[PDB]
RNA sequence: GGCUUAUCAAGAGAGGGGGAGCGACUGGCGCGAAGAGCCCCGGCAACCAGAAAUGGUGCCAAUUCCUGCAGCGGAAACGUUGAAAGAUGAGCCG
Numbered sequence: 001g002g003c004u005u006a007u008c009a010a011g012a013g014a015g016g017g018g019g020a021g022c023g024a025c026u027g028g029c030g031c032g033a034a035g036a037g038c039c040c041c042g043g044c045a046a047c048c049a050g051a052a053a054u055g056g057u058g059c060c061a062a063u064u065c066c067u068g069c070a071g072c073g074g075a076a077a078c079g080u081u082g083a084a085a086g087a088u089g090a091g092c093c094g
Base pairs, nucleotide, nucleotide: 001093002092003091004090005089006088007087008086013041015040016039017038021031022030023029025068027066028065042060043059044058047056048055049054064085069082070081071080072079073078
Other pairs, nucleotide, nucleotide, family: 011044cSS012043cSS012059tWS018037tHS019020cHS019035tWS019036tHS020032tWS020035tHS021036tSS023062tWS024086cHS026067cWW030061cWS046047cHS050052tHS050053tHS074076tHS
């Protein structure tokens, strides 16, 4: 990286560090030199290990921020449900 599978409207930043973009992509919308993304610390959590205590990931703005495709409702805007896509863990395959 691809396959299988479980989860994805619960929960969690008065902190430092570093300085430019970030929220995966699209169209919206938002966060950001009064310091974002990311890292450390902390904390949430309970997929895995462990009897546990703890550890390996993961996660800590907004539903995965909304969205895309399809069925259904609808005059339509839009609602709804489900896939797709994406995210994480675990087990596998080249």

The depositors describe the entry as "SAM-I riboswitch bearing the H. marismortui Kt-7 variant 3bn is GG". Solved structure of RNA (SAM-I RIBOSWITCH) with a sequence from Thermoanaerobacter tengcongensis, 94 nucleotides shown. Taxonomically the source falls in Caldanaerobacter subterraneus (Bacteria, Bacillota, Clostridia, Thermoanaerobacteraceae). The entry is indexed under RNA, KINK TURN, RNA MOTIF, SAM-I RIBOSWITCH. Huang et al. published it in Nucleic Acids Res. in 2016: "A Critical Base Pair in K-Turns Determines the Conformational Class Adopted, and Correlates with Biological Function". The model includes bound s-adenosylmethionine (SAM). The structure was determined by X-ray crystallography at 2.6 A resolution and released in 2016. It holds a match to the Rfam family "SAM riboswitch aptamer (S box leader)". Its family is annotated with regulation of gene expression in the Gene Ontology. Rfam describes the family as follows. The SAM riboswitch is found upstream of a number of genes which code for proteins involved in methionine or cysteine biosynthesis in Gram-positive bacteria. The SAM riboswitch acts at the level of transcription termination control. The predicted structure consists of a complex stem-loop region followed by a single stem loop terminator region. Rfam 15.1 lists 9,625 matches to the family in 4,158 species.